[PDB]
Context: one part of a larger RNA, bound to proteins that are not shown
RNA sequence: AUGCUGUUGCUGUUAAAGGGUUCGUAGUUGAACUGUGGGCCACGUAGUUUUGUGCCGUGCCAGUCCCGUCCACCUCGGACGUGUUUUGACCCACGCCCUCGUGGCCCGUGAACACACUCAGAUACAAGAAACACGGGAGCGGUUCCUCCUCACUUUCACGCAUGUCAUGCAUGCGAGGGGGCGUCCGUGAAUUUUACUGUGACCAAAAAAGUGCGACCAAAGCAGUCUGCCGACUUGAAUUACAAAGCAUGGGAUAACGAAGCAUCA
RNA sequence: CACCGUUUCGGCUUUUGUUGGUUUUAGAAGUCCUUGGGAGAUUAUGGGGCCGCGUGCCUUGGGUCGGUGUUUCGUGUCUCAUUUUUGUGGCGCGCACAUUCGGCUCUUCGUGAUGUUUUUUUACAUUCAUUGCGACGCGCGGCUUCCAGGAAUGAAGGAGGGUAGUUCGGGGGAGAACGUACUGGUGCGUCAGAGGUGAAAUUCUUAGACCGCACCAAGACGAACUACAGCGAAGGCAUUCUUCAAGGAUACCUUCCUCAAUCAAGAACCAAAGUGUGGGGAUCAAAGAUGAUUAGAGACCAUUGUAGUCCACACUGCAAACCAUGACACCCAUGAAUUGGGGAACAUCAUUGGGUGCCCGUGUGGCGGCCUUUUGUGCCGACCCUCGGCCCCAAUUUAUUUAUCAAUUUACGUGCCUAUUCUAUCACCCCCGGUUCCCUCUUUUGAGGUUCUUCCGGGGUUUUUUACGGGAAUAUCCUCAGCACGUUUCUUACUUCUUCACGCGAAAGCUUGGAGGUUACAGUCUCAG
Repeated sequence: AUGCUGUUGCUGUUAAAGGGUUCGUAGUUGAACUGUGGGCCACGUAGUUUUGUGCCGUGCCAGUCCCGUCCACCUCGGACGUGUUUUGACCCACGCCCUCGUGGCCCGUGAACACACUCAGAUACAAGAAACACGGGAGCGGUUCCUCCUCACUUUCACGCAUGUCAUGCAUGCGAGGGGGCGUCCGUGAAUUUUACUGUGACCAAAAAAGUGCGACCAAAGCAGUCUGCCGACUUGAAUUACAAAGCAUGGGAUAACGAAGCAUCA
Repeated sequence: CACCGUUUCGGCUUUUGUUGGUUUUAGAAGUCCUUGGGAGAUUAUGGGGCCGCGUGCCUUGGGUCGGUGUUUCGUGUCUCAUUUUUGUGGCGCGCACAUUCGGCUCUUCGUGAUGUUUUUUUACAUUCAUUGCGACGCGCGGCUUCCAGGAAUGAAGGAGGGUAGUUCGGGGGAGAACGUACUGGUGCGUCAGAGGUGAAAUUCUUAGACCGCACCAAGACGAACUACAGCGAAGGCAUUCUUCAAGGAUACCUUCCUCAAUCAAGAACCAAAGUGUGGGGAUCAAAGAUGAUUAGAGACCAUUGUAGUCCACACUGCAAACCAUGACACCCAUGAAUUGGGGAACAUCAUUGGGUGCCCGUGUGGCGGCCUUUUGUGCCGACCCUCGGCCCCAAUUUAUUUAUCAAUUUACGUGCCUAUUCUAUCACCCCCGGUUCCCUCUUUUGAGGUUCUUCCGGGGUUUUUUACGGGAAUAUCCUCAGCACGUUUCUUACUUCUUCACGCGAAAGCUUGGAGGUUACAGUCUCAG
C1' cells in the first nucleotide's frame, strides 16, 4: 500500500461505534468593540458606464412618450403641432465632471501660529526618551558672539614633531593660541523618572553524512589539477540543511499580564 | 490622573557634601496661596439648603403679523427651453391682547375671621371689601451658609443572567372526593343447570351451582372520552377539588456586562424486574398444580393457582430505556395544509363629534298645575329651558418609507347574560294561560287569537317558575370582566407533513436549524468506535 489509526485523512441511523438521564471542577473552546491613516498636489490615465453637470445635438422618433392641436372615433383607429409643441420630456455625445493608475507633496482642531524656531514657518515626543551627574568635547561632529583679527602654546618638566642640508654642526617653526556663545557631540557614572507576548523577519550562533559540490576513463569517485607549454607556471578546491537555542529587527495579525473590580477623581 | 505652572521678594520650617574644628547665611527641600502676587490648567460657579419680602395669572394662543430672519413664491417678460428684479405664500421667530383655542388657583393660595351678600353661585375665607398670620405658586429680595460632577464608571451580543407581567401544560408533590368495575360478600329470588373449551377436559351443582336484583364490604382502577395530540432532563406523566412548592414558553424600553460552551474526574437522576424492611390481599398471575395434548412435552393451548404484582419503605443498577441518529452552532425546499401555547391586528371594546329620537335625568331658571301659616318651600307636568343620561347616528382619522404623492390594515362579520320589580303607567297592576251569546274567519257538530276589544283564571308573592334587560334597580351568577368562532400576524413546540432543496447517501434512506450545506475533505466541546 493504509486517509485499513486518518493532523492532512476514517469512522459511530441499518454495515464497528454517541451514554437511559443530568450536573459538574479538571480539560478545551470561547464574540464584537477603542486595531484603521489622512490630507493635498501634480499630471498622466480608461476612475468613468457613477452623484451630478457645463452645454450641444441625434435630422416628426433619434421621442420613449408626456403635453397640445387636428381626426373623430365602445374603440384603439390615425393624422397633425414655433427647439424635437413639448410643458411631459428623452436620446447619442465628442460635452463638464464624481474614480482608479503613475508621479510629487503635506500632516488640523492644539503645545500654534509658538517651545521647535521665527523662515510668523511653526514644531511636537517614542524600548528611547525626559532628568541629573561625571570623564574624553573651537569636539568625535556641528554651529554662533568677541579685536578671534597679533605667525611662539608653558611658570617649569614639556629632553617630541615636521622640513632640509651640514648628518642631529647650522637654520626655521610649532604659532589666530584666547575669550564670548552654542543650538550642540562623544565616552561614562554612582545618579532622578517612565516602559508585554508571539508570530513573522532577518541575522546571529554548530558532529562523522549517503544526502548538497571539479568529467575521477568511467561507474561506484575526486579534489584535484592546469606543466613541457613548465629543472617551471597557473591553481586548488564552490556550496549545504532540523522539535528545540537564546539573541536581535520588525511587525500585529493573534496570544497572557492587567484593565479585576468605577469610589480616593468631585467624594 | 491630581496639573501646567509662573511670580513669591511671603511666612514659617527640615537637611548634607567640596584641610582639623566651629559658625553662618545663602540654599535646597518642606510647609502654610499667602498675612503674598499672577498667569495658566480648568471653560467657577451652580444649586441646594438658608433667609426675607412680594407679585399672581399662565406670550398657552396656526392668536394679534407689509414684522425680522429663513425658505418659497421667483429664474417667471417670448415662444422655443434661454431679464437684473420684486411682490405672495410656506417655515421659523417674535409679535399688539389672555378680552384667541387653551391653562387651572399662573383669574393669589390657605386659614384666622369680620364685612359686603339678604327668592344669590346660602355663609360670602382667596378674588372682592375689611384686615392678620402663615403662604404656595410665581416673582423678587436678602442671601446666608453649606454642599455638589458631565460620561467622572466603553458600547448589552438574533452571549449569558436574571429580573418584572397575565398565562400554559396528563411537570412534580402533598391532599381530599369519586366515578365505576373487578371481586369477595352479603341480602334476598329462584332454579336444572352451571361452567369452561380446539375437542373438551379438569370446574359448580339442587346443602344448592349459576343467574337476577338490592346492598355491603374490600382492594383497585381513573375506563370511551383523547389525539403524529399536550407536558416531562430522562426515566416518566391523564376525575375533581383542595392545596403546595416547581417549570416552561410568550410579554415588556427591566436590570445586569460576558457573565459563556462544552465538558475527564467527580456528582445527581435512570422503566421493568429484582433485592432487604413493612404494608399489602383484589386481581392479574412467575413458582407450583391440575387438565389436555402430544411422537415426546411438566410446552404452546386450557383450568387454576403459589411468589410477585399495588403500596409504605428502602436499595439498585442492569432495561430493541428508539428521534437504534452526542451536544452545541449558522444556514439552507415548498410548505401544502393543519396544527400546540403565548403575544400582538381586526380603522376603537376606551375616546371624539352630531340629534326636538327618547328620558318620573339634572338644575331654590322660567311657566302652568297641586299642597300649606309662609309668591317661598314641598309635590306633579312627554311643561319649556341650560346641561346630563340612554338611544341612535357619525368618526378615531391620528398612523410610515418614501416629496406631495403612491401606498403600507380582510372584516369586526359570527354565537353567547339565571329569576323579580318602577316609568310614558291612577296602566287586566305586570307577566302568563284560556272563553257559549269575547274578537276575526262565505270553514261553523269547526280553526286562530287577546301587552286588539272584552271577560275570566293562574303566576309574579311559590319567577329559587324557567319567561329579564329603552331608562333603572333587584335576585344574582360572576369575562352577565368579555368568552367562544371567523379573519390577520408572529415568537416558541410539536408538528405532522404537503412538498422541495440540490444535498447527502451503498441504499434503505436522510429536516427545524434531516444522515444536508464535506475527500472542494477543517465552526466547538465530547463520548465511542
This is an experimental structure of RNA (18S RRNA OF THE SMALL RIBOSOMAL SUBUNIT, nucleotides 679 to 1484) from Trypanosoma brucei, with 796 nucleotides shown. The sample was in a buffer at pH 7.2. An Rfam search finds the family "Eukaryotic small subunit ribosomal RNA" in it. The family is grouped with related families in Rfam's "SSU clan". A reference for the family is Yusupov et al. (2001), "Crystal structure of the ribosome at 5.5 A resolution", Science. Among the 76 different proteins in the entry, which are not shown, are 60S RIBOSOMAL PROTEIN L44, RIBOSOMAL PROTEIN L15 and RIBOSOMAL PROTEIN. Entry title: High-resolution cryo-electron microscopy structure of the Trypanosoma brucei ribosome. Released in 2014, the model rests on cryo-electron microscopy data to a resolution of 5.57 angstroms.